[PDB]
This is an experimental structure of RNA, with 35 nucleotides shown. The structure was determined by X-ray diffraction at 1.7 angstroms resolution and released in 2004.

RNA sequence: GGUGGUGAAGUCGCUCGG
RNA sequence: CGAGCGUCACACCACCC
Numbered sequence: 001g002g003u004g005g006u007g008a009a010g011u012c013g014c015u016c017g018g
Numbered sequence: 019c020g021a022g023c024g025u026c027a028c029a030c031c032a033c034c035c
Base pairs, nucleotide, nucleotide: 001034002033003032004031005030006029007028010026012024013023014022015021016020017019
């Protein structure tokens, strides 16, 4: 440098809702 | 305010050069 995964309290585009 | 999909970043995990 790069691939994949994971992550409320970084970001903001679309969409549906209370 | 809740959720679905996605963007750019961040952290951590597994790996590759």
The entry is indexed under BACTERIAL DECODING SITE RNA, 9-beta-D-Ribofuranosyl-9H-purin-2-amine, RNA. Primary citation: Shandrick et al., Angew.Chem.Int.Ed.Engl. (2004), "Monitoring molecular recognition of the ribosomal decoding site".